The depositors describe the entry as "High-resolution cryo-EM structure of the Plasmodium falciparum 80S ribosome bound to E-tRNA". Solved structure of RNA (28S ribosomal RNA, nucleotides 2654 to 3786) from Plasmodium falciparum 3D7, 969 nucleotides shown. Released in 2025, the model rests on cryo-EM data to a resolution of 2.46 angstrom. It holds a match to the Rfam family "Eukaryotic large subunit ribosomal RNA". The family is grouped with related families in Rfam's "LSU clan". Gene Ontology terms of the family: structural constituent of ribosome and ribosome. The entry has 74 different proteins, among them Small ribosomal subunit protein uS2, 60S ribosomal protein L36 and 40S ribosomal protein S19. Keywords: Plasmodium falciparum, RIBOSOME.

[PDB]
Context: one part of a larger RNA, bound to proteins that are not shown
RNA sequence: ACAGCCAAGGGAACGGGCUUGGCAAAAUCAGCGGGGAAAGAAGACCCUGUUGAGCUUUACUCUAGUCUGGCUUUGUGAAACGACUUAAGAGGUG
RNA sequence: CUACUUUUAAAGUUGUUUUACUUAUCCAUUUAUAGGGA
RNA sequence: UGAAUU
RNA sequence: UCCCAA
RNA sequence: UAUGGAGACAUAGCCAGGUGGGGAGUUUGACUGGGGCGGUACAUCUGUUAAAUAUUAACGCAGAUGUCCAAAGACAAGCUCAAAGAGAACAGAAAUCUCUUGUAGACUAAAAGGGGAAAAGCUUGUUUGAUUUCUAUUUUCAGAACAAGUAGAAAACGUGAAAGCGUGGCCUAUCGAUCCUUUAUAUUUGCAAAAUGACGUAAAUUACUUACUACUGUGCAUAUAGAGGUGUCUGAAAAGUUACCACAGGGAUAACUGGCUUGUGGCUGCCAAGCGCUCCUAGCGACGUAGCUUUUUGAUCCUUCGAUGUCGGCUCUUCCUAUCAUUGGGACGCAGAAGUCUCAAAGUGUCGGAUUGUUCACCCGCUAAUAGGGAACGUGAGCUGGGUUUAGACCGUCGUGAGACAGGUUAGUUUUACCCUACUGAUGAAUUUUAUUAUAU
RNA sequence: AUAUACAUAUAGUAUUGUGACAGUAAUCCAACUUGGUACGAGAGGAUUAGUUGGUUCAGACAAUUGGUACAGCAAUUGGUUGACAAACCAGUGUUGCGAAGCUAAGUCUGUUGGAUAAUGGCUGAACGCCUCUUAAGCCAGAAACCAUGCUGAUUAAACAAUACUA
RNA sequence: UCUUUUUUGUU
RNA sequence: ACUGCUAAUGUAAAAGAGAAAUUAUAUAUGUACCU
RNA sequence: GGUACAUAAAUAAUCCUAUCACCUUUUUCGUGAGCU
RNA sequence: GAGCUGUGAGCUAGGCAAUAGUUCUUUAACAACAAAAAAGA
RNA sequence: GCACAAACUGUAGACGACUUUUUUGCCUCAGGGUGCUGUAAACAUGAAAGUAAAC
RNA sequence: UUUUACGAUCUGUUGAGGCUUAUCCCUAGUGGUAAAGUGU
Numbered sequence: 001a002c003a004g005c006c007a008a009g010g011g012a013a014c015g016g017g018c019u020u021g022g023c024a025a026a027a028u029c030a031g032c033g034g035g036g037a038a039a040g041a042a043g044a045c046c047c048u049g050u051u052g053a054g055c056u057u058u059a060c061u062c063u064a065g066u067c068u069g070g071c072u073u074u075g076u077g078a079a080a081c082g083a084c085u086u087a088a089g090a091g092g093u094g
Numbered sequence: 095c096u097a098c099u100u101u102u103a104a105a106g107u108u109g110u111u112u113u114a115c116u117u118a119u120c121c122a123u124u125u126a127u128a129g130g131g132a
Numbered sequence: 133u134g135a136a137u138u
Numbered sequence: 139u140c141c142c143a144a
Numbered sequence: 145u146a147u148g149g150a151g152a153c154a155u156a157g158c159c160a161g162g163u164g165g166g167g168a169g170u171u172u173g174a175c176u177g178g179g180g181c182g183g184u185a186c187a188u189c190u191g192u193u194a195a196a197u198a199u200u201a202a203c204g205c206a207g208a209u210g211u212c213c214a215a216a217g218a219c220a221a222g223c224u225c226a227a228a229g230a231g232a233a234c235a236g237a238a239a240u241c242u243c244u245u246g247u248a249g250a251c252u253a254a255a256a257g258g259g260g261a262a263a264a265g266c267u268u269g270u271u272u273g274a275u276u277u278c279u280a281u282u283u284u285c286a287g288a289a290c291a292a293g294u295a296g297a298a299a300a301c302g303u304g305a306a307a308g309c310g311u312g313g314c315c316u317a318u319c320g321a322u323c324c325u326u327u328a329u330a331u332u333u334g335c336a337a338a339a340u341g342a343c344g345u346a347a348a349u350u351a352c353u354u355a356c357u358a359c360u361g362u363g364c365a366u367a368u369a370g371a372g373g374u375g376u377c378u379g380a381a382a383a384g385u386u387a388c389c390a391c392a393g394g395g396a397u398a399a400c401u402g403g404c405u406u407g408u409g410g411c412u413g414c415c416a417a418g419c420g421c422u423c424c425u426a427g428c429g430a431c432g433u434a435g436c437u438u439u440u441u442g443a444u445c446c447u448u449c450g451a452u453g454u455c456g457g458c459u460c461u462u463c464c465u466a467u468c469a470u471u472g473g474g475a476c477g478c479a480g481a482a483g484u485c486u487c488a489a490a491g492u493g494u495c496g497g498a499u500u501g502u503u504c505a506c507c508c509g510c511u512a513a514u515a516g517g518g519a520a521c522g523u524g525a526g527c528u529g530g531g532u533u534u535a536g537a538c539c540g541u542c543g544u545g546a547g548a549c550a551g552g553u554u555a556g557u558u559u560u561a562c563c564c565u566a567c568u569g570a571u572g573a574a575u576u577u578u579a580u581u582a583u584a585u
Numbered sequence: 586a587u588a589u590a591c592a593u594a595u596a597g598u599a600u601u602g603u604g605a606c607a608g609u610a611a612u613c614c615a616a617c618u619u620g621g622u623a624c625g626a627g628a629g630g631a632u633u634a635g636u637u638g639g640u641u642c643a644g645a646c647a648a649u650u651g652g653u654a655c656a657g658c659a660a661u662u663g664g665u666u667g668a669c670a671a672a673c674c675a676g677u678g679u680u681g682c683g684a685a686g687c688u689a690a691g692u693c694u695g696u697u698g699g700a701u702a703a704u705g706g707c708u709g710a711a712c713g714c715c716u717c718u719u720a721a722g723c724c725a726g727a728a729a730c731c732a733u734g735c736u737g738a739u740u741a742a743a744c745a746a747u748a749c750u751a
Numbered sequence: 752u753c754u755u756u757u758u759u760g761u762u
Numbered sequence: 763a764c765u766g767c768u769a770a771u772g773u774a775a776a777a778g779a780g781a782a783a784u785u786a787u788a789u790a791u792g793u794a795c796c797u
Numbered sequence: 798g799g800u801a802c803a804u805a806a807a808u809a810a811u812c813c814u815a816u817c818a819c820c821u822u823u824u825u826c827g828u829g830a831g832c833u
Numbered sequence: 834g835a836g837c838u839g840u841g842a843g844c845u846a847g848g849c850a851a852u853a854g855u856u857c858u859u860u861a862a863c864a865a866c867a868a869a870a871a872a873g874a
Numbered sequence: 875g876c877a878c879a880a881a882c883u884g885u886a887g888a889c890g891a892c893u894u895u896u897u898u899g900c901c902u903c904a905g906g907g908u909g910c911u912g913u914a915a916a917c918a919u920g921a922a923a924g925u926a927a928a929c
Numbered sequence: 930u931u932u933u934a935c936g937a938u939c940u941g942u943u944g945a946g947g948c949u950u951a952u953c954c955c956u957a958g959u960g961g962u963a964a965a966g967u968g969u
C1' cells in the first nucleotide's frame, strides 16, 4: 500500500494475508479504550563524517591598542669630555 | 735595520652630553579693554 | 546689602 | 599725583 | 609680535624591537567483541597453531628489534673443549700441577631456531676485500620502489709454500621518497651583442698589420656520489570544552522487550565415609558424580535510530504449580498434645499499618494462612509524576581555565479516537438441494 | 393389529412449549456438649458428631432505622411596589421540618446424585508355599471430574402443539 | 372469488 | 404496438438404481417340555 | 435359565424380477367399484 | 361368499404386421410452471 | 380476518424496543381517605415594661 | 375618675389555614372519548 475473527508452526528469531487445524449466515444504534509493534516529527541519547558553530587557554599562525629606539619635521650661540691627525717610554723582537 | 703595546699639551673634523635664546611648533584666557613700581 | 555713564 | 623706559 | 606659559622638547609621518585570547583564522591520527580509559596486534624478526610441497586469520600462544665490534672484519698455522675419577708441602667443598676417560654434554656479541672438531671453537703471526665501476637475478609482490641477499665481470691489493680464499660480522631481524641544504669529483658545461691567463709566440710596422694556442676574473647556476628525516615507519607544519547547541547519516554500532546459550543465580537427582547413645538410609548425608528451568546476573549484536513512550504505585482480569491454609491419605527417633518427611490435588482463600520515590528491606498487629511466579520486566491516547534524565541555582572534590562528577540538594507544560476489529448492552429481515426419532386407519 | 420415504411440508397473526450448545457459586472460623473423659508416673489433653452464632462472597429487597430535596409548609436579613394585605429580586438569598421515590451503614435467601484419583482391601495363578494384579476377575473411597439445580438460547441461519383466517 | 380430472405448450 | 415486465423450466446425478429376524466370534438360531 | 431334537456354517460365490406384440375363436380362475 | 360387469392371469384353433440404403444421446426419469375445458364456495 | 399507525398507560426507557386501555374501560376535575407543616386573613372599649395630654 | 392617643409581643374565635400524583388510595359523581391513513 491493500484491507480487517482465532490457536499453533516456520519465518528477518512476536503474522490480517503463508501451512495445518478451530470455525464461518444480511443490514443497523449507543458506549468503550485490549490490538492495528495506532497518529504527530527525515531520533534531541549513542556512534560515524578528513560537515559546523558558541566558549577557554602557558594549542598553531597572525592582529588593533600600548611601551621603547632611529631618521625627518629643526633654527641661533656657548662650554666641557672623547675619538681619527702630532710630540715625552718598559721593554723586548728577527 | 725592522716589527708591535708604554707615561703629557699641539692636529682639522666628527661625535656624545650640559646649558642660554626666540621666530618654527604646542597649550590656556578674553569683550583679545590701561607700558614697570609708590 | 545707597548712588557712580551723556 | 610722584618716580622709571619709550 | 593680544596677553600668559612651554620651547627646538613635545606632537606628527616612515622604519625597527618587546608585549598583546581584547580580536581573527584554523587544528586537535587510525585499530578496537559500541565508544572512552588501557594496549600496538601501525615498520620488522624466531618457534608453534598450520591439517608431512608452498600459501593461510583473531586485542591467539612463548619471545625479540631501532643496537654492538680496528676486531667480535681477511688469510694461514698449531691445538682441543664441558665434566668426572685417581694422585701432589701450606691447600681445605673450590687456587696450581701431572695422568685416564671424554660425539661436543663447552664456545660461537645480543631472542629463538639451524650449522660447526687436524673447525666455523682457543692461541699465535701477517694484514685493511668493511676498496672503485657494471650486469643476470631471489625474497614481499602489482611479479612497482625501498631494503636485505645469491652468482659473476673489469681494476688495484692482502694472505698462504701452493691449490685457493677475501666486495664486512657462520645463516635467519637491526631501517627511509620528491623539494631544500651541505661537501667531494671532472682535459664535461652555462650566466643570451662581447672581453678579463696574455698582446703568449713568431714576423712586420710606421697601423684598426698577419698567422698560430687543450689549459682564462668575483659570485651564482647545473651534471654525478654520499650525508642532514619523516617510528602514523610508500613519508600533513597542529590543544581543549559544550548540561546553550546545529546538519547529513547509521539498527554496518551502545542504552529496553523478544531470540540462541546457561558460566553465575534457583530447583531436583545417584553412591555411601560419617551423624543419629546403640543403629549407613525415621530425619540427614562429607569426598565425588547426572540433570532441569528461564521468576537473577552475564555473554552475543539477529530485528527496530524518516522514533515500539523510558522506575515505582494505584486499578482489573486471566494463566502456572516447584502447595502456605482448607479436603482425603502413607511414614516417624509416633503414649496423648504439638510437629516433621511425603502422595492425589489449583475447587476456595492468601489482609490493616509506622519509615523510604522506591523493587527489595525492617518492625507493630490481626489471622486459618498472611505461598511462589507469568502475561512486551501485564497494564501512561487508564491515571499519577515522588525518583531518574534538558535549559535556573547552592555545596564538596577535581581542573590554569571554559567545565566534569553512576556525589548530595531545591524549583522545573504529561497532546489526539468520530476509523477497523475486540468487548458490553440495543433493533432486526431472509433461509426447498431443505427438513423429518412418524403419521394414517 | 394393517399400510406407507415411489411419503409428508402454503401463508398470516397470536398464545403456550421442547432445549442441542455455551456460562455457572459458595467459602472459612469460633464457643459450648461429648469431656477434664480416652492416653499418661505426673504435667497435661484429641479425633468425631451435635447445637448456637460469625467472616469473606453472591442474588435480590424497603415493613422499620438513617442519608438525600428545584413536591410542600413555616421563619427571617438587605432592597422595591404610599401603608395593611399579597408579593417579588440577591444565577437555589439564608435557615427548620420534610411525604413519594432512589438508597446502605438496614432486611431476606444461598441443594444432592453418578463415576473416579491417592490409599487400604477380596478372591487368586505365575512359582506344589505366598502374593491387592509388579496376570485375568472384583470392593470401599477426596474441597478434584460429569450430572441435578440455575442464566441465555437470531449461541440450533433449529423445532412442536394449539386458535382463527386467507 | 378459492386445496379440488384433462388438452396444447414453457423451441 | 412498445413503460422493467405483464404467458411460462429446473436437476451434484433413472436405464431392474430390486432385497426389513436376531445373536456369538474357543460358536449360534428354531421348536417342544420343566423353572 | 435347564434338558432333548432339528437347522446355517467360502452363509449376496444368493434369491426375486423382465420380451410370448395386434385381430378373431373356444373356454378357466382369481379380483372389486353400481350389485346382495 | 346371488351375481352381470370393471381388473388381472390363462386354455383351444387360426391371420396379420415391422423395411427410411453402415453407427454419432436409444430425445424414454423426477419435480415444477402457463393457457384454456370440466368436476369442487 | 388480522397487524401497523393514532390517542392513553409507566410494572419500561438514550433512540428503537417493552407493559397496557380505547365505552361497566380510560382521561379530566371534584368529593372522600390517608399523610406533611404547625394555628391563616379579620375583628375584640381583650392583655402588655412604659410614655403624654383633657378635666 | 375617668377619658382619649402610641406600643415589640401575647390571648379568644383556631389541632386552624395551606398542600397532598405529576409513578398515593376510593367513587355507572361532572364533562369528554378525536381523526378513516398503510400493509396483507
Stems, first nucleotide, its partner, number of pairs: 002016001005022005027571005034565003038560002046394004051390002053386004059170005065163008075115004081109004090099002094095001119150005129142004173186001174184002182203001187209006210377001211253001212313002217271007225249001227245003231241002251260002254318001256316003275299009288378001301310003324372006333365003344356004402446001405442001407441001409437006418428002455530001456528003460522001461519005468493003471488006495509003499505001536554004540549003578594003583588003595751009606737004611641001613639006624629001642695005650689004657682005662675005697732003704725004753873001757869005771864003778813001780812002790804007819848003824843006831837001875969004880896002884892001899962003903958001904956004909948003916942003920939002924935004
Other pairs, nucleotide, nucleotide, family: 001017cWW010015tWH013402cSS013403cSS014401tHS026572tHS029888tWS032566cWW033034cHS033561tWS033565cWS045398cWW047397cWS050380tWW057059cWH060165tHH064164tHS073155cWW079111cWH080110tWW093096cWW093097cWH103104cSS116152tWH118151tHS119154tHS164166cHS170382tWS171383cWH172384cWH183185tHS190256tSS193202tWS194201tHH195200tWW207255cSS208317tWS210375tWS212216tWS215272tWW215274tHH224263tWH225250cSS226246tHS230242cWH236238tWS236239cWH259264tWS260263cSS263265tHS273300cWH273310cWH276311cWH298311tWH304306tHS304307tHS320374tHS320379tSS321374tWH322373tWH342357tWW374379cWS384546tSS386388cHS398449tWH404443cWW408440cWW416429tSS416430tHS417429tHS419424tHS420426tHS423477tWW424429cWS453558tWS455501tSS459523cWW469512cSS479624cSS479628tWW480623cWS480629tSS489728cWS493513tSS494515cWH498506cWW510514tWW511513tHS512613tHS523526cHS535556tHS543545tHS561563cHS570890tHS572739tWS574742tWS582589cWW604741tHS605738tHS605740cWS610642tWS612640cWW619633cWW621622cHS621630tHS622631tWW623630tHS625627tHS625628tHS647689tHH651690tWS654684tWH656683tWS689690cSS689691tHS696733cWW700729cWW701727tWH703726tHS708718tWH709720tWS710716tWH711715tWH712714tHS718721cWH753874tWS756870tWH760770tHS769770cSS776861tWS785790cSS789805cWH818849tWW822845cWW823844cWW829830cHS832835tWS853854cSS859861tHS880963tWS882894cWW883893cWW884886tHS886891cWS902959cWW908949cWW912944cSS912945tHS913943tSS914945tHS922937tWS928931cWH929930cWW